[PDB]
Context: one part of a larger RNA, bound to proteins that are not shown
Molecule: 28S rRNA, nucleotides 1312 to 2356
Organism: Oryctolagus cuniculus
C1' cells in the first nucleotide's frame, strides 16, 4: 500500500468494459486555403501541357 | 537494364501568379516648389509661357560618423599606430503623428481646350467611402501546424431508395380425392283404438328430423397459472378440458406477392421474420450521442466565464494556453504603499428632519361632532368623550432619508516637463484679441517609497457541465437545497497532521545525506514527557476528552466551587429545648352558616416579655389547633436573593460498537501556563541529474623565426621608435 | 652546456557561474528509442552458423531500449548518413485463433 481504463464536481465504489494468451486493430491520402520555416531566382518567377534527344 | 528516369527548348512563357487601384457601371487610374515674363482682377490672387531644385516632414530609433578631454614608468618636447569618452551629427527597420498623391461620392466655384462649339471635353478648393500610392517582393519548390470538402481517426442506429426471390408454413377463393364408433332426445309423415253432431280431440304404436345432446377417431387447446424452463421441444409433455353431420376435418393441384396480398378482424397471417417480408445494391448512409484511440524523457500549462445562435448534451466568439519569433535594454512597468486630489449613499445612525409606518399620555379648543344637561332658548349655561391644533413620548424601513464610515473606484507625482523669442492661420475678433499649429533657444538635484528588464507581432490547441470554504448575500422551515459577490482552493496535486475523508490545518514535489522545523503531537498501539512539570475544577448506576466534524435546547439541582448584592450577630446571633389561641370582639358587612380561620374594599387601640383584629387544622354548623410574638437555656458566625464554572436531571430505535482502539480518575479528563522532546517531499548546508539564464568563456595549441600575463574596486597600450 | 615544454577544438565542440524542477486537458522540443522498405556507405556480419526463439548468466541507460554470455535453430542479417511509411496496444459487450 483499494483495480485498472472511462465519463465525471466527485470512482476502490453497490458506476460501465475487462476470465486468460497470441496475432491484427484506429488522425490517413487527394484537393483548397492560411501562416511559420528551409532552398532557388528575384520585378520577376514557374514548363507543370507539349516537343527534341 | 536502371530509364515511366534524367538532360534540353526560349520566336515553345501561350498561360498562371506578381508588377495598380478604384467604381454597380459607363470609366478614370497614383508629389511639388522657386526664378523670370506676360494677361486679367485690384502688394495679393488666377491663367499661359521659358529656366533652376526636387519624392515630404515631426518624435523616437539598433548601428555608423566627428571628437572637449584622456589612456604612466628616470625627467622634458613632440610624433606615428591604436584605444576610451561629455557633447555633437547622418539616421536602417519599425512605430506614432502630421502633410501629400490615385479612384467613388458630396458641397462650393472660377477658368481652360477644340476637326466636331456641344445636354462636348478638361481642370480647382474643401469634407468624406476604398481590400490604394508614397522607390518593389514576389514566384517556384519543400517541410510543419491549423481549418475544411471528401468513407475522413476507428466501430455503431432506428430509417429511406432501386431492382429482384418467396403462398414447402400460414391466410383466403377455386379444382379434384379421402374421412368421421357406440348411445340419448324423439320433429313432420303414417297405422290402429277411443270420443264427438261437426270441427276435430284423446291414447298406443310406427317414423327418424336436427348448424340437436353424451361420447370415440379426428380436429382444438380451458385450467392446474402442473411438468419443463442451459427443455425431449427456439412452444413440448401430463391430467383435465372444447367440439365431434357440419359455418366439419384433411391430401395434392391451382390463384392472390410487399404500401402489395389475405384476414368470421387478433394489426392476425404472409417459410421460427410482420404496426409493412426476405435478398442484393445505393452504402464505409448520417449521428451536436456511447465506446476506443498504440514508445520514452524534457519544458510550458488551462477552462467550465462574456456575447450571438430553433442556442440549453452543440457550435461561433472574447478570455484563459502553447509555439515561433522579432525590436530594444543591461528608460519603462507594477493585483503594493505614500503624498495630493476627486467619486460614492452601503454598514451605522435618524424619525422631538421630509416620505411612509406606529404607541402613550398632556395642554389648548370652537373650528366641527356624540353623549348628556338647565330650558320658552339662541354660539346662552353646563359639563363630558371624541375628532382637530400645539409641544412631548414608545417603536420602525430592501424598493425612506437630513447625516454618514471602513474596505473601495479614477487621476497626478516632470524632459511627451518648464521657461523664453519668433512665424502660419481661410478659425475667433474693439485690440498684434483668443486659440491652435509650427520654428529657434535655455534649463538634468530623471523631482515620493519599494520591487522588477521591457515592448511588440503572427499562428494556435483544449475549454465553454464545475464544485467547495472564510466573509457578504437572495429564495426556502430547512437541506450534503437552489442562486449571487470577493478571495482562496479542489478539479489538474502528491506530501505532514485531522484514526478514516476531493475541498479542513501545515506545506506544495528533480534523485540523495546531515540538521531544523510547521500544523499537530509525546500512557500503549505509535516516533516523542520514563519532567520528582505548575496552580486549580470535576465523580457521572448514559463521565470527559481537541477547527471543519460528525450529536443536543428550554428549564432545573440544599452536588461542588467561585463571585455579586443585601441583611443580623459577643447589647451574644441561626437551629435545637417553654407559653400563648385572646380585652373592645363572634371588629360590623355578607350571611342557610363562617366566631381570627371561606370571598370583596377598610384594615385600630389598652395591659404588656409579649399577643396578626391572623398564616395553616375542620364540617352541611358547632367543635378544634398551629404559626406571627415573646422571653428562660448555650456562645461564633448565621440567613436570603441572585450569578457563573464543572458535574447531574431534562436525554427514546431498531445487527453488536466505537474519545480511532485498549484503556485512563494523585488523570491518559477540563481551564490556564512552563521546560524538553518527535517528524514532511517545507526551510538550511552539501552531493548528483536536467532546465533556464548569463543571447557567459575558448580560434591564443600565437614555442629556440620561443618567451607563457589581461579577474581586476573605479575608461583607454604588458604600445613604437626621434631629439634634449 | 641541453633542442625540451601534459590535455584540448566531433565550434552541431568543449568549459564556467547562478537560479530553478507539481501537473490533467493541451502545446512544443529532444530521442546514439523501436518497426518495415528504398538510395548510399560499412573491402560490414554469416554453414568455423543468419533470422527467430529460450535463459535463477554478465552489464549499460532516468527511460523508451540495447549489448554481451549459454542453449536451441538451420540461411540469411545488421551499423551509420539520408529517403518513405499500411510504423509502437490493455482496454473498444474490439476481430480471428487458442486455452
Nucleotide at each position: 500500500a483499494c483495480c485498472c481504463g472511462u465519463c465525471u464536481u466527485g470512482a476502490a465504489a453497490c458506476a460501465c468494459g475487462g476470465a486468460c494468451c497470441a496475432a491484427g486493430g484506429a488522425g490517413u491520402c487527394u484537393a483548397a486555403c492560411a501562416c511559420g520555416u528551409g532552398c532557388g531566382c528575384g520585378a520577376g518567377u514557374c514548363g507543370g501541357g507539349g516537343g527534341c534527344u | 537494364a536502371c530509364g515511366a528516369a534524367a538532360g534540353c527548348c526560349g520566336c515553345c512563357g501561350u498561360g498562371g501568379c506578381g508588377c495598380a487601384a478604384u467604381g454597380a457601371a459607363g470609366g478614370u487610374g497614383a508629389a511639388g516648389g522657386c526664378c523670370g515674363g506676360c494677361g486679367g482682377c485690384g502688394c495679393g490672387c488666377c491663367g499661359c509661357c521659358g529656366g533652376c531644385c526636387g519624392a515630404g516632414g515631426u518624435g523616437g530609433g539598433a548601428u555608423c560618423c566627428c571628437g572637449a578631454g584622456g589612456c604612466c614608468u628616470u625627467c622634458c618636447a613632440g610624433u606615428c599606430c591604436g584605444c576610451c569618452g561629455a557633447g555633437g551629427g547622418c539616421g536602417c527597420a519599425c512605430c506614432a503623428c502630421c502633410g501629400g498623391c490615385c479612384c467613388g461620392u458630396c458641397u462650393c466655384g472660377c477658368c481652360c481646350g477644340c476637326c466636331g462649339c456641344g445636354c462636348c471635353g478638361g481642370g480647382g478648393a474643401g469634407g468624406u467611402g476604398g481590400a490604394g500610392c508614397a522607390c518593389g517582393a514576389g514566384c517556384g519548390c519543400a517541410c510543419g501546424u491549423g481549418u475544411u470538402a471528401g468513407g475522413a481517426c476507428c466501430c455503431g442506429a432506428a430509417a429511406g431508395a432501386u431492382g429482384g426471390u418467396g403462398a414447402a408454413c400460414u391466410a383466403u377463393g377455386c379444382c379434384u380425392g379421402g374421412g368421421c364408433a357406440g348411445g340419448g332426445c324423439g320433429a313432420a309423415g303414417c297405422c290402429a283404438g277411443a270420443g264427438g253432431a261437426a270441427a276435430c280431440u284423446c291414447u298406443g304404436g310406427u317414423g327418424g328430423a336436427g348448424g340437436u345432446c353424451c361420447g370415440u377417431a379426428g380436429c382444438g387447446g380451458u385450467c392446474c397459472u402442473g411438468a419443463c424452463g442451459u427443455g425431449c421441444g427456439a412452444a413440448u409433455c401430463g391430467g383435465u378440458c372444447g367440439u365431434c353431420c357440419g359455418a366439419c376435418c384433411u391430401g395434392g393441384g391451382u390463384a392472390u406477392a410487399g404500401g402489395g396480398g389475405c384476414g368470421a378482424a387478433a394489426g392476425a397471417c404472409u417459410a421460427a421474420u410482420c404496426g409493412a417480408a426476405c435478398c442484393a445494391u445505393c452504402u464505409a448512409g448520417u449521428a451536436g450521442c456511447u465506446g476506443g484511440u498504440u514508445c520514452c524523457c524534457u519544458c510550458c500549462a488551462a477552462a467550465g466565464u462574456u456575447u450571438c445562435c430553433c442556442u440549453c448534451a452543440g457550435g461561433a466568439u472574447a478570455g484563459c494556453u502553447g509555439g515561433c519569433g522579432c525590436u530594444c535594454u543591461c528608460c519603462g512597468c507594477a493585483g503594493u504603499u505614500u503624498u495630493a486630489u476627486c467619486c460614492g449613499g452601503u454598514a451605522a445612525a435618524g424619525c422631538g428632519a421630509a416620505u411612509g409606518a406606529u404607541u402613550a399620555g398632556a395642554g389648548g379648543u370652537c373650528u366641527u361632532g356624540g353623549g348628556g344637561c338647565c330650558g320658552a332658548a339662541a354660539c346662552g349655561a353646563u359639563c363630558u368623550c371624541a375628532a382637530c391644533c400645539u409641544a412631548u413620548u414608545c417603536u420602525c424601513a430592501a424598493a425612506c432619508u437630513u447625516u454618514a464610515a471602513a474596505u473601495g473606484g479614477g487621476u497626478a507625482a516632470g524632459a511627451a516637463g518648464c521657461c523664453c523669442g519668433g512665424c502660419u492661420c481661410g478659425c475667433u475678433g474693439g485690440u498684434g484679441u483668443g486659440g491652435a499649429g509650427c520654428c529657434g533657444g535655455g534649463c538634468g538635484u530623471g523631482g515620493a517609497a519599494u520591487g522588477c528588464g521591457a515592448g511588440u507581432g503572427c499562428c494556435u490547441a483544449g475549454u465553454g457541465g464545475g464544485c467547495c470554504a472564510c466573509u457578504u448575500u437572495u429564495g426556502g422551515u430547512a437541506a450534503g437545497c437552489a442562486g449571487a459577490a470577493c478571495u482562496g482552493g479542489c478539479g489538474c496535486u502528491g506530501c505532514g497532521g485531522g484514526a478514516u475523508g476531493a475541498a479542513c490545518c501545515g506545506a506544495a514535489c528533480g534523485c540523495c545525506g546531515g540538521g531544523u522545523u510547521a500544523a499537530g503531537g509525546c500512557g500503549c498501539c505509535c516516533g516523542a514527557u520514563g519532567c520528582c512539570g505548575a496552580c486549580g475544577c470535576u465523580c457521572a448506576u448514559c463521565a470527559g476528552a481537541c477547527c471543519c466534524c460528525a450529536g443536543a435546547a428550554a428549564a432545573g439541582g440544599u452536588g461542588u466551587u467561585g463571585g455579586u448584592u443585601g441583611a443580623u450577630a459577643u447589647a451574644g446571633a441561626c437551629a435545637g429545648c417553654a407559653g400563648g389561641a385572646u380585652g373592645g370582639u363572634g371588629g360590623c358587612c355578607a350571611u342557610g352558616g363562617a366566631a381570627g380561620u371561606c370571598g370583596g374594599a377598610a384594615u385600630c387601640c389598652g395591659c404588656u416579655a409579649a399577643g396578626g383584629a391572623g398564616u395553616g387544622u375542620g364540617u352541611a354548623a358547632c367543635a378544634a389547633c398551629u404559626c406571627a410574638c415573646c422571653u428562660g437555656c448555650c456562645g461564633a458566625a448565621u440567613c436570603a436573593a441572585c450569578u457563573a464554572g464543572c458535574c447531574c436531571u431534562g436525554a427514546a430505535a431498531a445487527u453488536g460498537g466505537a474519545u480511532g482502539g485498549c484503556g485512563c480518575u494523585g488523570g491518559a479528563g477540563c481551564g490556564u501556563c512552563g521546560g524538553g522532546c518527535c517528524c514532511a517531499u517545507a526551510c538550511c548546508c552539501g552531493g548528483c541529474c536536467g532546465u533556464c539564464g548569463c543571447u557567459g568563456g575558448c580560434a591564443g595549441u600565437c614555442g629556440g623565426c620561443a618567451g607563457a600575463g589581461c579577474g581586476a574596486g573605479a575608461a583607454a597600450g604588458a604600445g613604437a621608435g626621434u631629439g634634449g | 652546456c641541453g633542442c625540451g615544454g601534459a590535455c584540448g577544438c566531433u565550434a552541431c565542440g568543449c568549459c564556467g557561474c547562478g537560479a530553478c524542477g507539481a501537473g490533467u486537458a493541451g502545446g512544443a522540443g529532444g530521442g546514439c528509442c523501436g518497426c518495415u522498405g528504398c538510395g548510399g556507405u560499412g573491402a560490414g556480419c554469416c554453414u568455423u552458423g543468419a533470422a527467430g526463439c529460450c535463459u535463477a548468466g554478465g552489464g549499460c541507460g532516468c527511460g523508451g531500449g540495447c549489448c554481451c554470455g549459454g542453449g536451441u535453430g538451420g540461411a540469411g542479417c545488421c551499423g551509420c548518413c539520408g529517403c518513405a511509411g499500411g510504423u509502437g496496444c490493455a482496454g473498444a459487450u474490439c476481430u480471428u485463433g487458442g486455452u